[PDB]
An RNA structure from Lawsonibacter sp., together with DNA, in which 166 nucleotides are resolved. It was solved together with LaTranC. Jin et al. published it in Cell in 2025: "Functional RNA splitting drove the evolutionary emergence of type V CRISPR-Cas systems from transposons". The structure was determined by electron microscopy at 3.25 angstroms resolution and released in 2025. The PDB entry is titled "Structure of LaTranC complex bound to 27nt complementary DNA substrate, conformation 1".
DNA sequence: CTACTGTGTTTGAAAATCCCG
DNA sequence: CGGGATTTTCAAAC
């Protein structure tokens, strides 16, 4: 930073919270 | 050697460990830890 | 090159202790910190909406 | 074998009886 | 023992 989810009646994002994986390799620029 | 202006692939999907008890046709494949026998 | 015998690895799957906001009150775990079990209470913000129950078939997996 | 879906049908008002402060 | 909450009746039938 992405993946799945739990309460706030429902959906998306966020808020709070739980379990995880990239710290990678590749098409092209500039310094 | 760094910056990526944007997309590309990879992972992780109704948990997580912990506990003991069950795959089966080479199964779940291997380690082949040794053992017996064929070629 | 190929078969069987006695062993282990993590692959999968069968069960149990087990997940997910904040505050208060009771008992316990602990001399604490922090939870556990129970009773409550409260619960957005930004943008959209908010008709539910029953019955009866049929279909998917 | 459970679990989801298309289609049709509904959706009070007023007394009479009972009962914990 | 009594207002309010729980129960019963309203009411017909393929």
């Nucleotide at each position: 930073g992405g993946u799945g989810g739990g309460a706030g009646g429902u959906c998306u994002g966020u808020c709070c919270c739980c379990a995880c994986c990239a710290u990678g390799g590749g098409g092209u620029g500039c310094g | 050697c760094g910056c990526a202006c944007g997309u590309c692939c990879a992972a992780a999907c109704g948990a997580c460990c912990a506990u003991a008890u069950c795959a089966u046709c080479g199964u779940u494949g291997c380690c082949c830890u040794g053992c017996g026998a064929c070629c | 090159g190929a078969c069987g015998c006695a062993g282990g690895c993590a692959u999968g799957a069968u069960a149990u202790g087990u997940a997910a906001c904040c505050a208060u009150g009771c008992a316990u775990u602990g001399g604490a910190a922090a939870g556990u079990g129970c009773a409550u209470g409260g619960a957005g913000c930004a943008g959209a909406a908010g008709a539910a129950a029953c019955a009866c078939a049929g279909u998917a997996g």